[PDB]
Context: one part of a larger RNA, bound to proteins that are not shown
Molecule: 23S rRNA, nucleotides 1246 to 2003
Organism: Psychrobacter urativorans
RNA sequence: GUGAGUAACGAUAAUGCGAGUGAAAAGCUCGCACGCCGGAAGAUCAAGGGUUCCAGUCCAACGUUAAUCGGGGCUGGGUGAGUCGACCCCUAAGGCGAGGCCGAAAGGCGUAGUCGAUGGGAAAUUGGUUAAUAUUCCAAUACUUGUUUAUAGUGCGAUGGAGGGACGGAGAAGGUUAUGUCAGCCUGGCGUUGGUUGUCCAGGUGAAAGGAUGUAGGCUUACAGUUUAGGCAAAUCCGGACUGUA
RNA sequence: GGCUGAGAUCUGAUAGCAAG
RNA sequence: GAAGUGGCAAAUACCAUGCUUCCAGGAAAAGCUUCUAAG
RNA sequence: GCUAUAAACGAAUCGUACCCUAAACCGACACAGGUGAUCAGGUAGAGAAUACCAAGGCGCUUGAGAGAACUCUGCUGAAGGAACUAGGCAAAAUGGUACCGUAACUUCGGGAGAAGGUACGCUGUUGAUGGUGAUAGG
RNA sequence: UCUCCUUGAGCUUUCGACAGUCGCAGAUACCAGGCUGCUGCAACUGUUUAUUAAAAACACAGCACUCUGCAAACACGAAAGUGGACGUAUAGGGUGUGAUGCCUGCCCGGUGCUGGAAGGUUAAUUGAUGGGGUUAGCGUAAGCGAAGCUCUUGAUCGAAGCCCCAGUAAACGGCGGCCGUAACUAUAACGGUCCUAAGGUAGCGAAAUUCCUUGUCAGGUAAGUUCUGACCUGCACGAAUGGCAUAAUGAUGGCAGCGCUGUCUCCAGCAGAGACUCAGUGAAAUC
Numbered sequence: 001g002u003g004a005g006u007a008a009c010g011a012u013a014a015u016g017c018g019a020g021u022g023a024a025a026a027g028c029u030c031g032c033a034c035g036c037c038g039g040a041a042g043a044u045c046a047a048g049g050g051u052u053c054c055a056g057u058c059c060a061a062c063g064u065u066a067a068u069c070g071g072g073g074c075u076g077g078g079u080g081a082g083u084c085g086a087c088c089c090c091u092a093a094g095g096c097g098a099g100g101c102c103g104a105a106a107g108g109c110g111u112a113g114u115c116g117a118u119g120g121g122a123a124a125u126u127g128g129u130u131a132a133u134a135u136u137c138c139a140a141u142a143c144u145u146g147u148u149u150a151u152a153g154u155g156c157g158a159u160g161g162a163g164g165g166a167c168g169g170a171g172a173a174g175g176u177u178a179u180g181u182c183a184g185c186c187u188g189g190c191g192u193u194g195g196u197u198g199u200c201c202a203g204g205u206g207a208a209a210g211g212a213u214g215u216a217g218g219c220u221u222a223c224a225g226u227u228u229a230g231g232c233a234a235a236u237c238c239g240g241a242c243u244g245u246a
Numbered sequence: 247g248g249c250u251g252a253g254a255u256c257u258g259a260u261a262g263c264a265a266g
Numbered sequence: 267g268a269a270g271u272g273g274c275a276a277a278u279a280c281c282a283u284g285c286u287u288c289c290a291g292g293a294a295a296a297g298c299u300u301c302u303a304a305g
Numbered sequence: 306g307c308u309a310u311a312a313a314c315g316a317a318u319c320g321u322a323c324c325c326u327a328a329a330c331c332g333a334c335a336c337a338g339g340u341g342a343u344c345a346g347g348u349a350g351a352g353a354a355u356a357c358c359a360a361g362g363c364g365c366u367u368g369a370g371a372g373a374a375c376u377c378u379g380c381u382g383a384a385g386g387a388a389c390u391a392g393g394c395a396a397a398a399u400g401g402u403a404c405c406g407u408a409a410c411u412u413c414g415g416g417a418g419a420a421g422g423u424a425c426g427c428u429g430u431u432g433a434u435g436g437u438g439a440u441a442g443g
Numbered sequence: 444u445c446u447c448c449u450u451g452a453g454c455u456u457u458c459g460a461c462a463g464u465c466g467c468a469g470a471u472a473c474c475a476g477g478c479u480g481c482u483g484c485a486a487c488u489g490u491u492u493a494u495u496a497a498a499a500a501c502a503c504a505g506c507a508c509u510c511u512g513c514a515a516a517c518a519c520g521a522a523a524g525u526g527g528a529c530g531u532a533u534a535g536g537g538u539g540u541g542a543u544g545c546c547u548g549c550c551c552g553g554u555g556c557u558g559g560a561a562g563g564u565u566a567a568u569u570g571a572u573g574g575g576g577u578u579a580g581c582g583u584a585a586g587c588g589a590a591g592c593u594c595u596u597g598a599u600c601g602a603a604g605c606c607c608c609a610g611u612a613a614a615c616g617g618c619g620g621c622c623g624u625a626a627c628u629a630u631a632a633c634g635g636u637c638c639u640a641a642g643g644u645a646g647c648g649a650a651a652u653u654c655c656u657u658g659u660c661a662g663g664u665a666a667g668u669u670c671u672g673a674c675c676u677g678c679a680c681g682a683a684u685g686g687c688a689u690a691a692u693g694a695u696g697g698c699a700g701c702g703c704u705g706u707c708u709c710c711a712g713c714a715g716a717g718a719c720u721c722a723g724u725g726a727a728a729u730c
Stems, first nucleotide, its partner, number of pairs: 001730001008724002015033006034364004042344004048324002052322001053077006062070002082143002084320003088121003094115003100109003125140004144316011156305001160301004168288004174281003179275005184205006190198001210257003217250004222245007230238002253445001263270001289292001330339002346358004367722004375717008384708002388706001393703001401425005410415001412542001426464008435455003441449003465469001477701007484693002489501002505540007517526003543688004548618003553615002555611005562606003573595005580587002619637005646680001647677001658674005
């Protein structure tokens, strides 16, 4: 090339009209109306991606049509942290693994260790602001952890000991709050058509962390002394055994 | 009585937020 | 240039890693608190 | 060296845009698929079901006509009611709450929501009751 | 006095009764079990052929056999090292069966497994012994030939195994024939005989097994190759590759009803998406 200008144009949630711009508008912007989702088709992330984010500009190609529009092209901009996360300390499974063991070689395993989060370990919330960042910027009020200096008092010190951290399934009764709803309050309105100054209509309106306090709940005798077949040595710390106080 | 403990209360608190 | 406080309802979130139960018997290590050893 | 008291000073570096039930990830596609966690408004409702809405976000990147056969997806259907067919496949039907009532058999648990019935809207009056608790008295 | 007790406004909860009222209809929409009778199978919840099979298949609690005394058996590994297991015969492994109820018959001839060793046979090894090669020497020669070395042969020794001797089937497995016979007919309780290791107990049976076969009889239907009940003539059931049942359970198989229906007689009308027309973009397999 033929098929053939044929099938199809990817959820039947749905569109109409008026302006704008434009060479050109069903699809873009604005407006009124209509329809759809609304435990999502709305928001915050992790993973993954990597600039797709915002603006200006262009419409060749890309977009299953057109395109003035776009996650497309081009040119600029944009990501602000002691408190969010990572990093960091710690470890699980599992890796690697001085020496060690084993094996023709390559290598396999393994101790001390050293890595390894999906887990444990310090701490801020409200509000505003950009076209685009916000617990990061700004305002207010907080919190955590260090270094240095000084004043005092004064036995400090571990990779070790003991605590702690530290945890299962199910179920039940409560007490709450987030939140909602009405009311109150404030501001507007008196309605294209009967009525609507009223017990009427609409919109708005509730500040957090933190610091005091210590409630509903939950747990729960306290101190002192003596002593020591234990915690690999030591221990005033734990564990064990006794005697008084409440 | 001691420890813990949501929430309430006080403070934080003359914030912010519309037609001006 | 305004209001900004009362009732009621109410979570699967919080008290709560609680409580009660059962067997299938429920991470580790560090941070943290204390004790000393060498020094 | 440590514990209190304060005063001053500091807390580095990396990430932070954006999508994330998606046109940006995994599916060669702007693909009706798949993708973990978090938030969780109202009126009904047991509810995170379902229906209609809120905040917010969309109308799913070909349209315009016409209103043949035929295809798909639905709605209704005289009389009959499984005669269809391999077969009631599909469709139709049932469906809630409360109360009544419920057979064989059984491992005594069950079967069982067996089966099968009755009531249900609104308006007014009225009886009982749980919760919260203003106002008072101790 | 973030306190305690009584009263209880306002708000709110859950139940009733009586009376009236409107409609075809009050669980009014969305939402939201169809239900019975017989029967096979598998106890059940679960699992599976990603992408034509979800089941009667697998698993399962339970049962049995068997192994294993701890450096356990067993498994990975070349070994070290591991798991088993920081477990210890009430444990761990392998195998079969598969809740439960009633139960689980006979055969050890074969093949396994366990035990035993009288005898037979039997490896490497060891080398007795014999037969050759060579030649110092003897030899006139033909030849004969010590030692040494060397090729060959292979007495003796020799374990496990196997053959043997037993046991063992919830080990792998197996579980028959042929003739005759009783007061109608018919059949055979009974007998004879062959073979075997032994010839099937209970229960079940035209069955998920039955070919002939749509067996026969009964039921159900107007009519039933399917179904249910029974018979037994079981081609070719049968007891842990378990037998017979079994409540409950199952998107399990079969058969039968009520309800209900466009499944059908026999299709009609209607709604939406395509199909058809216009504008834009623009494939496919094939040839």